An RNA structure, together with DNA, in which 81 nucleotides are resolved. It was solved by electron microscopy to 3.5 angstroms. The depositors describe the entry as "Structure of paused transcription complex Pol II-DSIF-NELF - tilted". The sample was in a buffer at pH 7.4. The work is reported in "Distinct negative elongation factor conformations regulate RNA polymerase II promoter-proximal pausing" (Su and Vos, Mol.Cell, 2024). The entry is indexed under Nucleic acids, transcription, RNA polymerase II, NELF, DSIF, pausing, TRANSCRIPTION-DNA-RNA complex. The entry has 18 different proteins, among them Negative elongation factor A, DNA-directed RNA polymerase II subunit RPB3 and DNA-directed RNA polymerase II subunit RPB9.

Context: bound to proteins that are not shown
RNA sequence: UUUUGGCAUAGUUGC
DNA sequence: AGATCTGAATTTACGGGCGCAACTATGCCGGACGTACT
DNA sequence: AGTACGTCCG
DNA sequence: GCCCGTAAATTCAGATCT
Numbered sequence: 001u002u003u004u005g006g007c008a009u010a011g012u013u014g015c
Numbered sequence: 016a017g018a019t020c021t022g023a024a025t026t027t028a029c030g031g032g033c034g035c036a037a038c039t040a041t042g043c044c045g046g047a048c049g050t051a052c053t
Numbered sequence: 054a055g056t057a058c059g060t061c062c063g
Numbered sequence: 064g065c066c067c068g069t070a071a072a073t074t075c076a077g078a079t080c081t
Base pairs, nucleotide, nucleotide: 008041010039011038012037016081017080019078020077021076022075023074024073025072026071027070028069029068030067031066044063045062046061047060048059049058050057052055
C1' cells in the first nucleotide's frame, strides 16, 4: 500500500 | 285542483390521522423434480 | 432400485 | 374511540302540465 456496509415490525428501559 | 316528478335540505358508513433517542431478538423457500451415486 | 442432495419455480 | 369532511340517499315547493 486504507477500514465500512442492511432494512424492518415487536419488546423493554430512561426526563 | 290535483298529480307527478323533481330539485335542495336531513341522517348513515368511512378513511386517517395519534410528542423525542438507544439496546436486544427473530426471521426473511418449501415442494417437487431429477438424476447420480452405492 | 432407494433415498439423499441440491437447484429451480411459485 | 372521535371527528370532520365527504359522498350519497331521501323529501317539500316550484315549474310544468295537465